[PDB]
Molecule: RNA dimerization signal
Organism: Homo sapiens
RNA sequence: GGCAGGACUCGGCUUGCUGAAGCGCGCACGGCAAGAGGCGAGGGGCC
RNA sequence: GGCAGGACUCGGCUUGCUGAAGCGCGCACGGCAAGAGGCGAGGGGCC
Repeated sequence: GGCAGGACUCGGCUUGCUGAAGCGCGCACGGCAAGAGGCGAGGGGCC
Repeated sequence: GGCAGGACUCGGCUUGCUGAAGCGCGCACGGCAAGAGGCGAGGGGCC
C1' cells in the first nucleotide's frame, strides 16, 4: 500500500419517537377613536 | 297618521388604533430509538 470489511462497536447521515421551554405567525377578548349613511332610541316644530 | 328629519345627539354597523391575556398553528432546542450502506474513528486477520 492492497485484501477480508456485499463486516463489527462508536461517530457520520436520514427518519421517527419523546420532553421541556422559547420564539414567530394567526385567532378570539377588553378598552379607545374614527367613519359614511340607513335604521332604532330621544326631544322639539309644522299639517 | 303625514311633513320638517338628505336633521341633530346617543345607540346600530364597520374599520382603524390600543391594552392585557389566553388559545391554535408553525419553527428552533434537548433527550431517546430505528434505518441501510458508505465515509471517519477503533481493534483484529490475510497478502